This record gives sequence, structure tokens and C1' cells, in this order.
RNA sequence: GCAGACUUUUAAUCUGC
Repeated sequence: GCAGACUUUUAAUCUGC
């Protein structure tokens, strides 16, 4: 950096590459 789950929504969190 990308993907998934977590969630109504935002950062945050977790797993994988």
C1' cells in the first nucleotide's frame, strides 16, 4: 500500500498478502 471482518457513520481495532 491492497483486500476482508468488526460498525448505522467517522478514526480507531483485528486478520491476510